[PDB]
Context: one part of a larger RNA, bound to proteins that are not shown
RNA sequence: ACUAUGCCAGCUGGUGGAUUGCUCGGCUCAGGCGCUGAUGAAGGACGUGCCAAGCUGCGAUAAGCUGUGGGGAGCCGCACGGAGGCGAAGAACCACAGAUUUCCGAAUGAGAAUCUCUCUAACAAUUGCUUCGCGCAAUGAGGAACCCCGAGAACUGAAACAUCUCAGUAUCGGGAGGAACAGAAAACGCAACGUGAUGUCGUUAGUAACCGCGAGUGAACGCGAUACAGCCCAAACCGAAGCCCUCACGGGCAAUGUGGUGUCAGGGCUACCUCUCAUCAGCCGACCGUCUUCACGAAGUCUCUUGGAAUAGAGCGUGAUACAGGGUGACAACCCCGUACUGAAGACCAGUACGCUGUGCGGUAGUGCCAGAGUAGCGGGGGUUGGAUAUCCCUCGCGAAUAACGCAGGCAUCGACUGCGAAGGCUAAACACAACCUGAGACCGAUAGUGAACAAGUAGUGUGAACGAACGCUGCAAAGUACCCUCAGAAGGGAGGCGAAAUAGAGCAUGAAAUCAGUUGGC
Numbered sequence: 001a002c003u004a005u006g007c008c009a010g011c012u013g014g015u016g017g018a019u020u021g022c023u024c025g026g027c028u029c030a031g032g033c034g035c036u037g038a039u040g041a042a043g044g045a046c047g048u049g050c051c052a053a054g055c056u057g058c059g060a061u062a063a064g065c066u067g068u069g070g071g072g073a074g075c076c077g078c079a080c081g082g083a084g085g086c087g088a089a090g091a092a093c094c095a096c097a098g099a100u101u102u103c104c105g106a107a108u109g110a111g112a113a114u115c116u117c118u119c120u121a122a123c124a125a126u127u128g129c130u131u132c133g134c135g136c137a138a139u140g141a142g143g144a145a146c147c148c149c150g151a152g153a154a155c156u157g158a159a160a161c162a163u164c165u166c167a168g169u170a171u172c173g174g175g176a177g178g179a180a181c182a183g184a185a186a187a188c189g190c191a192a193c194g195u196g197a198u199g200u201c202g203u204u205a206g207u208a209a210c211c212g213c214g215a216g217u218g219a220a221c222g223c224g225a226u227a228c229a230g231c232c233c234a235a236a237c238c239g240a241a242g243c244c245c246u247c248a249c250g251g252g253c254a255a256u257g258u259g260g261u262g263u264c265a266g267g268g269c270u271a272c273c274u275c276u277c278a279u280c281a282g283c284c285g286a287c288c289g290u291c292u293u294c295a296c297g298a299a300g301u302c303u304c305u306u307g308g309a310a311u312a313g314a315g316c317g318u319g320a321u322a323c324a325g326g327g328u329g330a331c332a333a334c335c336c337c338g339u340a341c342u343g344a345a346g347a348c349c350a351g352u353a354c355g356c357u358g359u360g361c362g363g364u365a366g367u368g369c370c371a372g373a374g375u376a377g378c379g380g381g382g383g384u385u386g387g388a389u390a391u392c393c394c395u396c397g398c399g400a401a402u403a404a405c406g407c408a409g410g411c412a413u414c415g416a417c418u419g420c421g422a423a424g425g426c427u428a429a430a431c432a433c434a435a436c437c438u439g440a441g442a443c444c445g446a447u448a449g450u451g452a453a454c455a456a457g458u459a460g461u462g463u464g465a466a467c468g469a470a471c472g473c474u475g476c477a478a479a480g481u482a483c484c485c486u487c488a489g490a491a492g493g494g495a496g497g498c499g500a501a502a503u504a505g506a507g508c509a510u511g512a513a514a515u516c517a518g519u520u521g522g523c
Base pairs, nucleotide, nucleotide: 006523007522008521009520010519011518012517013516014515020509021473022472025444026443027441028440029439030438031437032436034433035142036141043104044103045102046059047058048057050082051081054078055077065098066097067096068095069094070093074086075085076084109117110116111115118122125139126138127137128136129135146177147175148174149173150172151171157164161212187195188194199226200225201224202223203222209217210216230426231425232424233372237260238259241258242253243252244251245250266370267369268367269366270365271364272363273362280358281357282356283355289348290347291346292345293344294343295342300316301332302315303314304313305312317334318333319323325337326336327335377398378397379396380395381394382393383392405421406420407419408418409417460467461466480508484494485493486492
Other pairs, nucleotide, nucleotide, family: 015514tHS016513tHS017511tWS017512tHS018511tHS019510cWW023445tHS023446tWH025449tSS025450tHS026449tSS033434cWW033435tWW034144tWS037106tWS038108cWH038140tWS040106tHS040107tWS040108tWS041107tHH041141tWS042105tHS044114tSS047062tWS049052cHH049055tWH049077cWH052053cHS052078tWH053079tWW056063cWH061064cSS064099cWW064100cWS071092tHS072090tWS072091tHS073087tWS073088tWS074091tSS123124cHS123137tWH123138tHS124140tWH126134cHH127134cWH130133tWS143144cHS143177tWH145178cWW145433cSS146432cSS147180cSS152168tWS152170tHS153169tWH154167tHH155166tHS156165cWW158214cSS163214tWW164215tWS168169cHS177179cSS178432tWS182198cSS183197cSS183428tHS184229tWS184230tHS184427tWH185196tHS186406tSS187419tHS189191cHS189192tHS189418cWS191409tWS197429tWW198430tWW199431tWS204221tHS205220tHH206207cHS206218tWS207219tWH208218tHS209386tSS211214tHS211215tHS219386tWS227429cSS228428cWS229427tWS229428tWS234263tWH234371cWS235262tHS235370cSS236261tHS236267tSS239258tHS240254tWS240255tWS240257tHS242258tSS246248tHS246249tHS264371cWH274361tHS275277cWS276360tHH277360tHS278360tHS279359cWW284354cWW285351tWS285353tHS286352tWH288349cWH296341cWW297322tWS297340tHS298319cSS298322tWS299333tWS299334cSS299338cWW306310tWH307309tHS307330tWS308329tSS309329tSS310312tHS321340cSS322339cWS324338tHS328332tWH332335tHS351352cHS368404cWS371403tWS373402tHH374375cHS374399tWS375400tWH375423cSS376399tHS384391cWW385387tHS387410cWS388410tHS390410cSS401422cWW401423cWW434435cHS444448cSS445453tWS446453tWS446472tHS448453tWH450452tHS451456tSS454471tWS455458cSS456470tHH457458cHS457468tWS458469tWH459468tHS462464tHS462465tHS474478tWH474504cSS475477tHS475479tHS475501cWS476499tHS477499cWS478502tWW479498cSS479504tWW480505tSS480506tWS481496cWS482496tHS483495cWW487489tHS487491tHS497505tWW498502tWH499501tHS499504tHS
């Protein structure tokens, strides 16, 4: 001393891609800004490069053409190749303005899955004006949500369920703007000798009110703020004194009323007193501020040590109205960009404020001249609301008054009192969103964070509506491995070369576990 097939734990090398470190992406907040389209948008198709598949750009003038300004010695997108070119005749690149801008697309001569047809001819369709001719115009479609007007569920909650609730939510139809809507009282009703257009924020308040009076639902006036702004018709009384097109001629509109007046501070008319202030129409037209972009911009690249590399250690210095952040071969105010300071431009504020031109405010007395009808209001039936006999709205029916009148003050009628003037119209600012520009962060850190750090709405699935991934990291520098041997060999292997490292050798930082090969210890 033997023992295979094996068990357990390590070691070397794999597989795998965890971990740590890193961030060209996300997520969220904030400030600014905000419409595009028949002058054909947005979107899409197809093109376009010396070679060009993808992305980006662009459009037959096609990664581009022109002008002005900036910028600057380089450049020919992402994209590090081969060739070749461009640029001091100032290129690249950036800003502004212009040129070009195929086809489909609201898509508009007509048709059509991006093409085609014809009388080289068409604003198709609807509509306003109209020289009645498509002659002049308008609409259409898009946009991240925000906004306004309509249509309007159900799961669910009530521990079942029907009213109620979810909820006027989801979703659908129509439409505007940079914001929208609202808005100068037929208001409020801390009832007053009071407030004084509208929106929004805070509060009033889970109060009043609703409700199988169950569960639930749920204001307002007022107050404190933000921002502030008030006006035009209809009619009376005037009666063509007017408006639109056209350079003009000329045309069209308009007595079924253009225009003047006027609009609760009631007005008109008549007679007065008084004023040039209000209002309205016009002209001019900003500061500052804010957002973004730009110019200029101080001070070490000294010594020794380590290192492949000092941005490390030790030593000696410097600036700072600048010690935010980033880059650079490792901890950098002084190496490079930048940062403080100062300055310039554009955009928004805004065709606003101020200024100005024109107009003319207002008062007294008299006058029953004017003042918005299927309205106010009532009834039948519904919806909606906190709205209850006292919300707002729809539908069918009925239905006033005329300021000497009418409406409101949360039941009805009558009187009183107080408020106010409906049934015509406009209106800046303060507020919503986040496409777009920028800034920010006790946010995440590649199975996270967007679905998407990568070809991302890509690859791929579905007839379609629609669905939908995964993939980040060589190195200080490509120095990305010459030459030789092997081989069927541009493979792979051996040897060798580079580098601090190649166990950094290409999906290459680190390189866990599961697990595999070989091997060690123990059985």